[PDB]
Method: electron microscopy, resolution 2.82 angstroms. The entry became public in 2023. An RNA structure, together with DNA, in which 106 nucleotides are resolved. Chen et al. published it in Science in 2023: "Structural visualization of transcription initiation in action". The entry has 15 different proteins, among them General transcription factor IIF subunit 1, DNA-directed RNA polymerase II subunit RPB3 and DNA-directed RNA polymerase II subunit RPB7. Ions in the entry include zinc and magnesium.
Context: bound to proteins that are not shown
DNA sequence: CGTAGGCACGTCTGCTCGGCTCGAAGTAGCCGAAGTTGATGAAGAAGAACTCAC
DNA sequence: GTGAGTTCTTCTTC
DNA sequence: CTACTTCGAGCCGAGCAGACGTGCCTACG
């Protein structure tokens, strides 16, 4: 820096 | 008068465009936050260094 | 002593 | 997953126009 996932209201 | 021939016009066919329906490609899909986690590259070619080697 | 062979390492490439 | 949107194809369908068969007329022998 991109991606993913997990949360919050 | 008697047929013929020619032209005019009703039907038939072709075309021309227009419209009218099916279908297939493109754009959109909430606001805000907080974490951590991983991956940005491996294969070939060239050059150089060394050792033995001869 | 110097040529040749081998191995390895470092820099493009798909 | 709708989902509304475009464009476009193919089709197809009808409507219109032009060509042609057949009747009517005029015109002659």
């Nucleotide at each position: 820096u991109c991606a993913a996932c997990u949360u919050c209201g």